[PDB]
Context: one part of a larger RNA, bound to proteins that are not shown
Molecule: 23S rRNA, nucleotides 1264 to 2021
Organism: Escherichia coli
RNA sequence: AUAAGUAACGAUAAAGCGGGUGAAAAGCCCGCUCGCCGGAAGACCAAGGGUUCCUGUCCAACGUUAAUCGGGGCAGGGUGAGUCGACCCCUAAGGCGAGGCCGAAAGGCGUAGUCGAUGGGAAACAGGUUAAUAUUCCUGUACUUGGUGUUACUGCGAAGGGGGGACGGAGAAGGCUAUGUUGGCCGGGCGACGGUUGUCCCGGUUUAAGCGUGUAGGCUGGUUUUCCAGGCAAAUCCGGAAAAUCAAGGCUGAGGCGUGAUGACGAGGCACUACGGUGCUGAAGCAACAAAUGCCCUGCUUCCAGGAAAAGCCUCUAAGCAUCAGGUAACAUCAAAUCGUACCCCAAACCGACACAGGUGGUCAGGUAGAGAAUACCAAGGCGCUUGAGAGAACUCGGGUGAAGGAACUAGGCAAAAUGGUGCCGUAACUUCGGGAGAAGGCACGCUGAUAUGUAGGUGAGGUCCCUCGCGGAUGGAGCUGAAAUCAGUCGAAGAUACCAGCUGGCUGCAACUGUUUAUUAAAAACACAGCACUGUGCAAACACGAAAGUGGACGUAUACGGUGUGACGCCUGCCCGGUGCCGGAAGGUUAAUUGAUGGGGUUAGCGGCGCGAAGCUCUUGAUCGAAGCCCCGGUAAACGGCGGCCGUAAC
RNA sequence: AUAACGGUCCUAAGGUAGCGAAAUUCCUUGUCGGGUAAGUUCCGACCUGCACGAAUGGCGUAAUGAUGGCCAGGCUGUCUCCACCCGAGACUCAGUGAAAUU
Numbered sequence: 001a002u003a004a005g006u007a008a009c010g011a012u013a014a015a016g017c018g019g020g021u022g023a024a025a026a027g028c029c030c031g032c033u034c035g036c037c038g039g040a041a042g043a044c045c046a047a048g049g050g051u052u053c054c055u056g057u058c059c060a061a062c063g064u065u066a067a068u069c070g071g072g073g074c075a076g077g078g079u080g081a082g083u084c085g086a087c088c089c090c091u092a093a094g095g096c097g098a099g100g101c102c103g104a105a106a107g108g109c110g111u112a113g114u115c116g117a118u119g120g121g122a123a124a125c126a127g128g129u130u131a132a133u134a135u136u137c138c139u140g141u142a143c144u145u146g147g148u149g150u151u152a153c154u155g156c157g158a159a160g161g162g163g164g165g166a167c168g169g170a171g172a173a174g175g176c177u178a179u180g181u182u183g184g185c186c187g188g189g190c191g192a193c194g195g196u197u198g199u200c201c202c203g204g205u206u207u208a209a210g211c212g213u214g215u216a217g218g219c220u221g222g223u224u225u226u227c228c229a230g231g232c233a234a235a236u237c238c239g240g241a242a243a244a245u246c247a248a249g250g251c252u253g254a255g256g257c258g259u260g261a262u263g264a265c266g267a268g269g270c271a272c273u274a275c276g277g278u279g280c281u282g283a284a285g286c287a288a289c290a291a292a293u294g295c296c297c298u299g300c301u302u303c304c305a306g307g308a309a310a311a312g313c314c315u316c317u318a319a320g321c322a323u324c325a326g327g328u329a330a331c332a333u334c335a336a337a338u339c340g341u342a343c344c345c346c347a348a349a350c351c352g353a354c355a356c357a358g359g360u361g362g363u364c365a366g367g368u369a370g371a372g373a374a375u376a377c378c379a380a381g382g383c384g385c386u387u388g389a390g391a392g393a394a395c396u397c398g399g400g401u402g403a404a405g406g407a408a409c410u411a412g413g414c415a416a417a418a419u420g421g422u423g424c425c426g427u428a429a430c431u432u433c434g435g436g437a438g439a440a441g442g443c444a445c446g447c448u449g450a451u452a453u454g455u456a457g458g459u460g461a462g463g464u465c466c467c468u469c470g471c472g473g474a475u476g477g478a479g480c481u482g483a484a485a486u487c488a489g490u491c492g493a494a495g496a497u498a499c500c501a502g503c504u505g506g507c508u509g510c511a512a513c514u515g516u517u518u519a520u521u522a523a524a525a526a527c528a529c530a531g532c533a534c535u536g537u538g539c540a541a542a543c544a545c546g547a548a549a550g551u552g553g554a555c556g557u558a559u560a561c562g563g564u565g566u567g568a569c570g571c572c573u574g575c576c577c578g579g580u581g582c583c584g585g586a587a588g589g590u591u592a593a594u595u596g597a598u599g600g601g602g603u604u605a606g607c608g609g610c611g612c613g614a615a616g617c618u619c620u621u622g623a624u625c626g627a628a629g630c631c632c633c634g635g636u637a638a639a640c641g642g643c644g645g646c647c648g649u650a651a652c
Numbered sequence: 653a654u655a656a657c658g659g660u661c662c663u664a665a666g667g668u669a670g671c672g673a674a675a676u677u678c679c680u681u682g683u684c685g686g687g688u689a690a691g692u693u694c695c696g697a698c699c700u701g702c703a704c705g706a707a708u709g710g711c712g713u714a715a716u717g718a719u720g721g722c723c724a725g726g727c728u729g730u731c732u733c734c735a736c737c738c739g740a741g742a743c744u745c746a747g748u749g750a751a752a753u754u
Stems, first nucleotide, its partner, number of pairs: 001754001008748002015033006034384004042364004048344002052342001053077006062070002082143002084340003088121003094115003100109003124141005144336011155321002160316004168303004174296003179290005184205006190198001206264002210259004217252004221246008230238002255471001265285001268281005304307001350359002366378004387746004395741008404732002408730001413727001421445005430435001432568001446490006457481003463475004467470001491495001503725007510717002515527002531566007543552003569712004574643003579640002581636005588631003599620005606612003644661005670704001671701001682698005
C1' cells in the first nucleotide's frame, strides 16, 4: 500500500439557553436552569509518584473531535515547626556477627554484640492570613525536655537487684460525649396565583488546648516495729514470717462545672468595586430531649485456645566519692539542631504499555424514611464521565407490557416470571432430641379521631427537707420525649403500596458436618476434618534440613512426638501368613575384604655333557580364618495383598 | 422345577455379615411393581453380582450442600407464536481515524 475514509472515538449521570473572550466556541469563562453521586463520583492520611501545585503566556505536537482549555509547551513563583513526621532512645520476627565451631576454596552456623517497626518512649491549641504553606507564618493563650548560674536543703552512686511498662477472645451493661432534633432567643421576611401579623416563613444561635475542681464509676486494706536459708554480691527495695495498731488511706477516672474568653467568631448591615472581591462594624449566642460502632474501658463479667520484648519511668543498693562531686526544690537564663512539609490517593499524578469500566491500607460519616455503614431521596461537598448532530429500517444489545394456553420449550424450567416485611396464630415424616422449622399454611397492616387537648414508659427542673455543706442524699414531680393496643370513622382497584425484600413441597445417589482446591474453561462425589487404628520413637528420641558444625522435633518426654491408612456418629469389620514386605530366631549351608598355607614357573651360583639347577629376588597358585545377607524355621493382613471348579440328587 | 444333601479335583484360603441391574450390570430400555395418555431417566423390589463386600472399610444415618438424578404446586414470552413499546448501536451528516488479510 490494501481492507477504508470502513470499525471505532472507552460505561445510556444529560443536557438547554444567555452573555464573554476569540480568527474560530456543543466542549473554555460567567450566569440562569436541568440532571447525577452523596458509607461517594465528598473530605482527608500513610504508601507510591515527583513539580503534576499557583500565576502569566502559547496551541506546532500531545488530548481518540474542536479547543481560546489542559496533568501539554515556555517563563516565573510556591513547601517556613522545640510540640506534626523522620532522625533519635527501646526492642519483635529476622539480619549481620569480634572471638568461636564447622567446611576442598567460595563459604555455613553462631557467642559477646550490633542492626531491624508493622509495636513501646517528652511537649499546642483556637482564631486569622497566601494566587499557591500552615497544629510550621501572624494574633491570643499554653506546654515539654535539657544545659548553665544562683539560693536553700541534702547520701549520692550501676553494665547489678526489684517494680512498672506489660498486653487474649467474647459478652453486657451503666455513665457520658461527638452529633442531631425541637423550643426559646436574635436578625430578616409578610410574598408573581386563592390564602398567609401568625400555633406563619428564612437564617443564625459557634468558641480549643491549657489550668483549676477529682465526679459516674473501677481497683486496692493502710501504718509502724522486729526477725529471715530467697532476688549470683549488697540493699533501707521486692519476697517471706510474726506481732501491734487503725480502719478509711491511697491509686486510677470519662464527662460536667469554672477559668481560658471585657477575647475570638458571628447572620447580616454600611462604605468602596480594579464587578475578582477588599475596608468598617456587629445581634442572639440559651434550654430540653434523643444519641453512637467514640470515651470512661489496658475497666467489669465470663471462657479456654491461656493471650510480645526492651527502654523511658519508679525504687534499691555495690564499687566509688566523702563539709567535694552528685541529688531535690524554687527562681533566672540559654537551648531544642538536621531532614520532610507543594500537589495527586474510592486516582488522568500510584499498580495496570493508554487521560484504560480493573486494583489500592487507614481516618471522618449530616437529614427524612429505615433494624441498618442495606436502600430511596437529599445536605456539606463534588460532578454531567473530551466527539457531536440528525434519523427513528432490518438486525444486535439492555429493558417494559402482552390475548388464550401454561414447560407443550429444552440435554436440562437455561433464562425469565414468582416468593419476599413485621406481629400474632399454626406447623408433618424423621431425629444424634439440638433439630427438621421461617417447615407447610393462615390473619392483621394506610389515614383520622377517641380512650388519653399525648396514654404506658423514658427523662427530669424548681421547690422542699437532710447533710460527714458538695459535681452530695431523699422526696418531689413542671417541662420535655413518647411507643404499643383497642374502639369508632374514612379514602383507594390496591396501605409490608416505591427502593428494599425467602419460591415451596416430595422421593433418591454421594460426602457426616463448617472449611479447602485446578490465579486464567473443572468447586466436586476431589483435599482437609474431628474420630479410629497400625507402626516407629527412652531423649544426644525417631524423623527432617545440612559433606559439617549445627538447627527444627521441643526449652516437648510415651496421656509425648513422627510416619501411614481410614474418615462424624450407629451397628460392625468375616476367612487366608502360600507370594511380597516387616518382625524374630540361629544350630547349620553358602559367601567379601583381610589373612597367605601349599604347589607350579622365570632367573643363575654351581653340577656335569647340550640336560639339571640351591639360595635370593620374582611371576603365579590360593589351604586356613573370616560378618551381615541369602538359604532355613517361626510370627505378622486396620502390612502390600488374596478370598475356586466340575458332576449327580427331594412325594408331578 | 430347583437342589437342603452327596461325590470329586484344586488352593494359602475359597467371599461371612451386610448390600446388590448399584457413581459398580457387558448382555440391557433385564424382570416385576409405582408414577405418566405415553417414562432408555426416577422410586420400590427380584438376584442371573459380565466384574459388590467389610478401615485403598461394609451397611445404615438426623443435620448440612452455589453437589448428581427424578416428581409436584406456584409461576411465567421457555414455548404454541410472536406483537408492540422504551433506551444504546446500526443508517445519514461533520470531525478524527484502526485491524486481520493480500